[PDB]
C1' cells in the first nucleotide's frame, strides 16, 4: 500500500441500530471496626474519535478525516 473491524463514564464492555445510553469495577458520601480493609446503604458521571452531509431529529444512517486493530501485498 489494499481490504475488513474498532473508538460509548476513570478502565473493561452492553447497546437501542432515527425520537429518553445501560452493566461490572473504579470514584465520592454515610454505616460497621480501636483503625485500615472486607461488608452494608445511598449517589453522581458521556461532545458516544473529529468533521460534513441527509432527516422535523443522529452517538445510531451516508461520505471523507484522525487514532487503534485484523487481514492480504502473490507467479516468473
Nucleotide at each position: 500500500a489494499g481490504g475488513g473491524g474498532c473508538g460509548u463514564a476513570g478502565u473493561u464492555c452492553a447497546a437501542u441500530u432515527g425520537g429518553u445510553a445501560g452493566a461490572g469495577c473504579a470514584c465520592c458520601g454515610g454505616u460497621u471496626u480501636c483503625c485500615a480493609a472486607a461488608a452494608c446503604c445511598g449517589g453522581g458521571u458521556g461532545u458516544u474519535g473529529g468533521g460534513a452531509g441527509u432527516u422535523c431529529g443522529a452517538g445510531u444512517c451516508u461520505c471523507u478525516c484522525c487514532g487503534c486493530c485484523c487481514c492480504u501485498g502473490c507467479c516468473a

Shown are 76 nucleotides from a PDB entry: RNA (tRNA-Trp (P-site)) from Escherichia coli.
The structure was determined by cryo-EM at 3.09 angstrom resolution and released in 2024.
It holds a match to the Rfam family "tRNA". On this family, see Hou, Trends Biochem Sci 1993: "The tertiary structure of tRNA and the development of the genetic code".
Flugel et al. published it in Nat Commun in 2024: "Transient disome complex formation in native polysomes during ongoing protein synthesis captured by cryo-EM".
Among the 53 different proteins in the entry, which are not shown, are 50S ribosomal protein L4, Nascent peptide and 50S ribosomal protein L28.